[PDB]
C1' cells in the first nucleotide's frame, strides 16, 4: 500500500423491488 | 453456486459499520 471477514429465514428470478422475520450467527456497548 | 431485504427474545446502535484476521 490492499486484501479477506458471523448470520436463521423470506422474496424475487438476474430485476432490485415488496413487506414481514431470527441469538444454537457477527461489531461496538456493563455500576 | 444469484440478488435484494440489516428485523431479531439484550429498554441501544450497527451489521457499506464496527472490530479483527492476512498479504506486499
Ligand atoms: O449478503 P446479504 O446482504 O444477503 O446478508 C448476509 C446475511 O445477513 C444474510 O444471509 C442474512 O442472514 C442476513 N441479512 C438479513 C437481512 C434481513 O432483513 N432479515 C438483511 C440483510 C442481511
Nucleotide at each position: 500500500g490492499c486484501g479477506a471477514c458471523a448470520c436463521g429465514g423470506c422474496u424475487c428470478u438476474u430485476u432490485a423491488a415488496a413487506a414481514a422475520c431470527a441469538a444454537a450467527a457477527g461489531g461496538a456497548g456493563a455500576a | 453456486a444469484g440478488a435484494g431485504c440489516g428485523u431479531u427474545g439484550c429498554g441501544u446502535c450497527c451489521g457499506a459499520a464496527a472490530g479483527u484476521c492476512g498479504c506486499c